Fragment of23S rRNA (H95) from Thermus thermophilus: 29 nucleotides with solved positions.
[PDB]
RNA sequence: CUCUUCCUAGUACGAGAGGACCGGAAGGG
Repeated sequence: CUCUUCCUAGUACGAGAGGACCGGAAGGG
C1' cells in the first nucleotide's frame, strides 16, 4: 500500500434465482 473471509443479513431491492450500501470484526501478501 492492498486482498480476503466472517457478523449485521443471504436482510434493502428483487420476472427473481443473484445480492449490497452504512457500520464492526479477524486473518494474508
The sample was in a buffer at pH 7.8. It was solved by electron microscopy to 7.3 A. Protein in the same entry: 30S ribosomal protein S12, 50S ribosomal protein L1, Elongation factor G and 30S ribosomal protein S2.